[PDB]
RNA sequence: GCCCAGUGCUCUGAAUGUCAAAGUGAAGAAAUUCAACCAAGCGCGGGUAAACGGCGGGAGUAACUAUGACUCUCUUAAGGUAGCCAAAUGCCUCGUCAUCUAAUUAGUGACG
RNA sequence: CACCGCCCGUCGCUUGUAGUAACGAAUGGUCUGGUGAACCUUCUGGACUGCGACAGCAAUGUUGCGGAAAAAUAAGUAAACCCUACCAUUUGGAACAACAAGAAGUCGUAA
RNA sequence: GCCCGGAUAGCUCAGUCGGUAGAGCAGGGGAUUGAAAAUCCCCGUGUCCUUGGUUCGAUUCCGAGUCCGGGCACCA
Numbered sequence: 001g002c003c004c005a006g007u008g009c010u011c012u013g014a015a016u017g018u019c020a021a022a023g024u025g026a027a028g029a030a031a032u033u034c035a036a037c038c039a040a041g042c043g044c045g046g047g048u049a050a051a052c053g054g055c056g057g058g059a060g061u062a063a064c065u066a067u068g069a070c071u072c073u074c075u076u077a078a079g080g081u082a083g084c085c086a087a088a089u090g091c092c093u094c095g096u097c098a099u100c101u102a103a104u105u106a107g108u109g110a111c112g
Numbered sequence: 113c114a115c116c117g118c119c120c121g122u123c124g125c126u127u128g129u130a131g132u133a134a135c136g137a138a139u140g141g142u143c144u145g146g147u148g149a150a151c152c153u154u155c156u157g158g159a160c161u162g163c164g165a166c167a168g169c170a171a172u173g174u175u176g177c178g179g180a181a182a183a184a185u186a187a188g189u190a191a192a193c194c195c196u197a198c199c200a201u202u203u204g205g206a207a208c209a210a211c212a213a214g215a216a217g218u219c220g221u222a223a
Numbered sequence: 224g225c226c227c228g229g230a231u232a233g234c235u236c237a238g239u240c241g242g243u244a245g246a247g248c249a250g251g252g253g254a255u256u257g258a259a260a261a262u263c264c265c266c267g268u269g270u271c272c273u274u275g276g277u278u279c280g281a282u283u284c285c286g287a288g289u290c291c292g293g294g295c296a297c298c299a
Base pairs, nucleotide, nucleotide: 001055002054003053006052007051008048009047010046011045013044017042018041024035025034026033027032057074058072059071060070095111096110097109098108099107120220121219123217125214126213127212128211129210135204136203137202138201139200140199141198142197145194146193147192150189151188153186156183160179162177163176165174166173167172224295225294226293227292229290230289234247250266251265252264272288273287274286275285
Other pairs, nucleotide, nucleotide, family: 003077cSS004051tWH014015tHS017293cSS017294cSS019040tHS023036cWW023037cSS029030cHS054077tWS056075cWS067068cHS068070cWS076079tWW080081cHS086095tWH090091cHS093095tHS100107cWW104106cWW118223cWW119222tWS124215cWW130209cWW134205cWW143196cWW144195cWW148191tHS149190tHS152187cWW154185cWW155184cWW157182tHS158181tHS161178cWW164175cWW205206cHS228291cWW229291cWW231237tWH231244tWS232233cHS232234cHS232246tHH233248cWW233267cWH234248cWW235246cWW236245cWS237244tHS238271tWW239241cHS241278tWS241280tHS242279cWS243244cSS244269tWS245269tWH253263cWW255262cWH276284cWW
């Protein structure tokens, strides 16, 4: 740099579904047992990453040769952006080329 | 050779090239701090030797005086050498990289 | 474990308060067309999930069954 799907947070929001106690209705002779509606909450909708955190994978792919700026793809939010290294992160590794040595599993400079 | 024309860049390929800066070395030159050969001069020093007087007629000897070699001395000119900085002129260097040029390479199409 | 909604054309879904099954898209046939779309007509298939009762009959009405969808609550 890019990701709000996930977990969190958070907003008037959603035309509708749950959703407890009292309160109401219905039925018995009552005890009691069926009902309907019912605050929050939930679930639905939105924002949110200097919040937790995330940042893919395989195929083809001429002008000796190897090659990818090409396209094809299957695909989850997004598919690592600047930058940066065998570095206190590197598995194989004592990485490969230099460089410093008579000599370097150390140093340093490179390269991905 | 006139749009089935021209043509651009990425990457690749082919043939090549060592620039500018820095650094390395070489040569030369200068600065800084020291070591300092040699020699002019200086103060010494005085073998050796010349003169005069005395010990002898003589070789020789004592001393006074004078010139004078080695040595040694201080200030000086300053060779070389080293260290500390800086300049000039040359020359050097590599995988990967980089640059140069070319095309009916590759992808597209900018103009 | 309760409480709502559904079951329809191949897809997504309307739908008398009991008399007909209908859209939209896909699919197909044709006109049009530089190409592709968009257009523009014409079609295609239905135990309306199942089983019984109500009614002269019933996609519909009620019970029950299976399934899927929603939701809400617990969990030693």
An RNA structure (60S ribosomal RNA fragment; 40S ribosomal RNA fragment; tRNA) from Oryctolagus cuniculus, in which 299 nucleotides are resolved. NCBI's taxonomy places the organism under Eukaryota, Bilateria, Teleostomi, Theria, Oryctolagus. The entry has 7 different proteins, among them Ribosomal protein S23, Ribosomal protein S15 and Ribosomal protein L10a. It comes from the structure "Core of mammalian 80S pre-ribosome in complex with tRNAs fitted to a 9A cryo-EM map: classic PRE state 2". Primary citation: Budkevich et al., Mol.Cell (2011), "Structure and dynamics of the Mammalian ribosomal pretranslocation complex". Released in 2011, the model rests on cryo-electron microscopy data to a resolution of 9 A. Rfam match: Eukaryotic large subunit ribosomal RNA.